[PDB]
RNA sequence: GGACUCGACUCC
RNA sequence: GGACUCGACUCC
Numbered sequence: 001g002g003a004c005u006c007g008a009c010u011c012c
Numbered sequence: 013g014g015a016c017u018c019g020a021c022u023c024c
Base pairs, nucleotide, nucleotide: 001024002023003022005020006019007018008017010015011014012013
């Protein structure tokens, strides 16, 4: 740097 | 449902 999952904010 | 952000992992 990247794939994926979760909790929370914003947006669509 | 989608994107982004912060917070938490796993993995390459």
The RNA has 24 modelled nucleotides. Primary citation: Kondo et al., Angew.Chem.Int.Ed.Engl. (2015), "High-Resolution Crystal Structure of a Silver(I)-RNA Hybrid Duplex Containing Watson-Crick-like CSilver(I)C Metallo-Base Pairs". Crystallisation conditions: MPD, Spermine, Lithium Nitrate, MOPS. The entry is indexed under RNA, X-Ray analysis, metallo base pair, Ag(I). The PDB entry is titled "Crystal structure of RNA duplex containing C-C base pairs".